The depositors describe the entry as "Crystal structure of theophylline aptamer - apo form". Shown are 34 nucleotides from a PDB entry: RNA. The entry also models potassium and sodium ions. Menichelli et al. published it in Proc.Natl.Acad.Sci.USA in 2022: "Discovery of small molecules that target a tertiary-structured RNA". The entry is indexed under RNA, aptamer, theophylline, RNA-IMMUNE SYSTEM complex. The structure was determined by X-ray crystallography at 1.81 angstroms resolution and released in 2022.
RNA sequence: GGCGAUACCAGCGAAACACGCCCUUGGCAGCGUC
Numbered sequence: 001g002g003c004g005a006u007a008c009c010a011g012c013g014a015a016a017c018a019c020g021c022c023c024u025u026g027g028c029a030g031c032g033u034c
Base pairs, nucleotide, nucleotide: 001034002033003032004031006029008027009026011021012020013019
Other pairs, nucleotide, nucleotide, family: 005030cWW007027cWW007028cWW010025cWW015018tWS
C1' cells in the first nucleotide's frame, strides 16, 4: 500500500441525557489479514 470485519467522534431543533427531525455519507484510530 491492498482487502476484511469492527470500535468511537459528527448535522439541526433554544437541545451533552431524554424527545423530535435529518443521514447512510464523511472522519481519525487501532485490529485482522496479504